Record summary:
Entry title: Human Adenosine Deaminase Acting on dsRNA (ADAR2) mutant E488Q bound to dsRNA sequence derived from human GLI1 gene. The RNA with a sequence from Homo sapiens has 45 modelled nucleotides. Ions in the entry include zinc. Lineage of the source: Eukaryota > Dipnotetrapodomorpha > Eutheria > Hominoidea > Homo. Protein in the same entry: Double-stranded RNA-specific editase 1. Released in 2016, the model rests on X-ray diffraction data to a resolution of 2.95 angstrom.
Context: bound to proteins that are not shown
RNA sequence: CAGAGCCCCCCAGCAUCGCGAGC
RNA sequence: GCUCGCGAUGCU
RNA sequence: GAGGGCUCUG
Numbered sequence: 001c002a003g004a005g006c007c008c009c010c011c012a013g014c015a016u017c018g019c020g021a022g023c
Numbered sequence: 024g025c026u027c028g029c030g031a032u033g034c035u
Numbered sequence: 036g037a038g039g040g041c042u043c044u045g
Base pairs, nucleotide, nucleotide: 001045002044003043004042005041006040007039008038010036012035013034014033015032016031017030018029019028020027021026022025023024
Other pairs, nucleotide, nucleotide, family: 009037cWW
C1' cells in the first nucleotide's frame, strides 16, 4: 500500500412496542 | 385506518 | 452513510 475482524461515536430517517392527544 | 408529541428497543 | 481507535492478515 491492500484487505479482514472488533470497538467507540455521530448522522435523520425507518421499523417494533408502550403512553398522551387528535382526525 | 391514520396523524402529531413523548419515551423504550432495534434497523440502516 | 460518515468520523475515531484496537487487533490480525498478505